[PDB]
RNA sequence: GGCCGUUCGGGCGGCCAUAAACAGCCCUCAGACCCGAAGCGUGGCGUUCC
RNA sequence: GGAACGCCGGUGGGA
Numbered sequence: 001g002g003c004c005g006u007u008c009g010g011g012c013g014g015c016c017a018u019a020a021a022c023a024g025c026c027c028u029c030a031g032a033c034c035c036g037a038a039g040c041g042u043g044g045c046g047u048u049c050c
Numbered sequence: 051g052g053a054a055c056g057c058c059g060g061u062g063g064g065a
Base pairs, nucleotide, nucleotide: 001016002015003014004013005012006038007037008036009035010034011033025064026063027062043058044057045056046055047054048053049052050051
């Protein structure tokens, strides 16, 4: 340099052609590593239908 | 069991 941990920007970590992971302070949560923004995933309450 | 539409919220606690 590239790719990966949902997206963008940082952080942390990881790998080298793959997209995974026991890593990413510890525990905890269905909630994906952290922060800001998203609101993809994950969750809730309704309404109208099958 | 499923679909559509509306709204809420967007893991928390600790050193």